[PDB]
RNA sequence: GGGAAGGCGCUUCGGCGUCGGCCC
Numbered sequence: 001g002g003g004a005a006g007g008c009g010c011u012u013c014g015g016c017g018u019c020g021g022c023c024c
Stems, first nucleotide, its partner, number of pairs: 001024003006019005
Other pairs, nucleotide, nucleotide, family: 004021cWW005020cWW011014tWS012014cHS
C1' cells in the first nucleotide's frame, strides 16, 4: 500500500474517503 466485505463523516443527501485483521 493493494485486494474482498464490514464499518462511519459532511451533507443538499447526490457523492466519495478510508480503518482494522490477513500476505509481502